[PDB]
Source information:
Entry title: Crystal structure of FnCas12a in complex with a crRNA guide and ssDNA target. The RNA (crRNA (40-MER)), together with DNA, has 60 modelled nucleotides. Crystallisation conditions: 1.6 M trisodium citrate. Ions in the entry include magnesium and potassium. The entry also contains CRISPR-associated endonuclease Cas12a, not shown here. It was solved by X-ray diffraction to 2.98 angstroms.
Context: bound to proteins that are not shown
RNA sequence: AAUUUCUACUGUUGUAGAUAGAUUAAAAGGUAAUUCUAUC
DNA sequence: ATAGAATTACCTTTTAATCT
Numbered sequence: 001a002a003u004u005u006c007u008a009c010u011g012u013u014g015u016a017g018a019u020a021g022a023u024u025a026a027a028a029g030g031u032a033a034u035u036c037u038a039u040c
Numbered sequence: 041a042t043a044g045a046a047t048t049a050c051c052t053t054t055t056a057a058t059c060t
Base pairs, nucleotide, nucleotide: 005018006017007016008015009014020060021059022058023057024056025055026054027053028052029051030050031049032048033047034046035045036044037043038042039041
């Protein structure tokens, strides 16, 4: 530690495997801060 | 110390449409 790009590589200007793009919208979840509360 | 219900901010991931 090279990639259409990702991951692992060195497999020696690369090696395996994978790889559906562009656009658009929306949702879900995480973390903090703040409020009011509940817990043997 | 756990946790619940909210709000705001920042973030990543996932799903479903159009065309090809």